[PDB]
RNA sequence: GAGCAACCUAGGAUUUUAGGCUCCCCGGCGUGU
RNA sequence: ACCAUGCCGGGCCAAACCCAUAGGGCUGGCGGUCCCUGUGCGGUCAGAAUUCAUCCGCCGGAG
Repeated sequence: GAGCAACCUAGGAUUUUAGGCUCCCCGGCGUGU
Repeated sequence: ACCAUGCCGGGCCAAACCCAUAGGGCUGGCGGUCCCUGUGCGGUCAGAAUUCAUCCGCCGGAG
């Protein structure tokens, strides 16, 4: 950097940030031909 | 070297308030002050923004 689910603030919905999961990218440090 | 597998550090990291700082409005110069914006591994804080007006459960009746 992308994605998925759940949930508080907060009645519904959408969108987010803590956290959880799955990936991805850059620079490094081992093992194996 | 490549390729593989494993490990480490990064790319995300809110909104508001407070302090600092830079610019903008303003600005003949100096000081103060208000508003807008950027930035801060500065402080406090895990909640925030937008939008709608109802929404959820149970019972009732229709298959």
Molecule: Class-III preQ1 riboswitch
Organism: Faecalibacterium prausnitzii